[PDB]
Context: bound to proteins that are not shown
RNA sequence: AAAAAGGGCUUCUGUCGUGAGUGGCACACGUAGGGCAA
RNA sequence: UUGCUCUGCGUGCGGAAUCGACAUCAAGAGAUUUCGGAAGC
RNA sequence: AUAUCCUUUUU
Numbered sequence: 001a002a003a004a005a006g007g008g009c010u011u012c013u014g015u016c017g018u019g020a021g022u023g024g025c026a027c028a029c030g031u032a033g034g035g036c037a038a
Numbered sequence: 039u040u041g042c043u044c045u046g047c048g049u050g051c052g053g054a055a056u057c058g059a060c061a062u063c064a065a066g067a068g069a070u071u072u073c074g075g076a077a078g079c
Numbered sequence: 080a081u082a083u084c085c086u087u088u089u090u
Base pairs, nucleotide, nucleotide: 002089003088004087005086006085007084008079009078010077011076012075013026014025015024016023027050028049029048030047031046032045033044034043035042036041037040038039051074052073053072054071055070056069057068
Other pairs, nucleotide, nucleotide, family: 001090tWW015025cWW022066tWS056082cSS062063cHS065066cSS073074cHS
C1' cells in the first nucleotide's frame, strides 16, 4: 500500500471594567529557577 | 530514587492532522476534521 | 467553498 469490523449527547473559572471578545485582580493547569525532607 | 515550599512566564480544559497567518473598519489570525481529561445526561 | 475524517485486526 490493500481488505474487514467499526467510531452516544452537552459544558469546560469569578470579579470590576469599554479605546480593553484582547484590561486589572483573583483562581485553575503547565513550565523554568531557588530553598526544604525522606 | 522520590517527595515538600517559594518566585517569573505561558493557556483558560488539553493534544494531533490539514488550510492560512500578504484576510474589509482607526491594533488585535484563525478555521475544518479528529479524541483525550473532568463534570452531567 | 480551498485542504486533512479517527480506532482495532489481518496482510
Molecule: U11 snRNA; P120-5'SS
Organism: Homo sapiens